About this RNA: An RNA structure (yybP riboswitch) from Escherichia coli K-12, in which 105 nucleotides are resolved. Lineage of the source: Bacteria > Enterobacterales > Enterobacteriaceae > Escherichia > Escherichia coli. Released in 2025, the model rests on X-ray diffraction data to a resolution of 3.73 A. Keywords: yybP, riboswitch, conformational dynamics, RNA. It comes from the structure "The Escherichia coli yybp riboswitch as a tandem riboswitch regulated by Mn2+ and pH". Xiao et al. published it in Acs Chem.Biol. in 2025: "Escherichia coli yybP-ykoY Riboswitch as a Tandem Riboswitch Regulated by Mn 2+ and pH".

RNA sequence: GGAAGGGGAGUAACUUCAUUGCCGGUCGAUCGUCAUUACGAUGUGUGAAAACACAUCCGGUCACCGGGCAACCUGCCGAAAGGCAGGUUGUAAGUGAGACCUUCC
Numbered sequence: 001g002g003a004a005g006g007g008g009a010g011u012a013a014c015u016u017c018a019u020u021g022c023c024g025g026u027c028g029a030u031c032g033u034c035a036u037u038a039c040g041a042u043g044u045g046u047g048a049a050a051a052c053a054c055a056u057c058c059g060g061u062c063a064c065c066g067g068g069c070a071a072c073c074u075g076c077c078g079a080a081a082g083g084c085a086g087g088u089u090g091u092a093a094g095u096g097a098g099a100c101c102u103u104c105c
Stems, first nucleotide, its partner, number of pairs: 001105002006100001013095004017021001022067004028062005040057007068091010
């Protein structure tokens, strides 16, 4: 220095679409950023054993539903701009690591 696994809840960071990057719920799934630069938390039980399982809690992402918001279609209200109700979609997408440890060249 190179394919590769942790570091990496796709953590940090970059480009694009746009300011346009929202809350809650589940007896669903998959994960743990933050740590002498690593290891999600609390309890009980088992081990000789750094640990393992059970229960439970707190976070992140995906799916689903409920609400908010935006954009469209349909009917409606006016004297016009607009906005009421309902239905649909979106509420982001892509690239993806350094330093550090075991393993391989």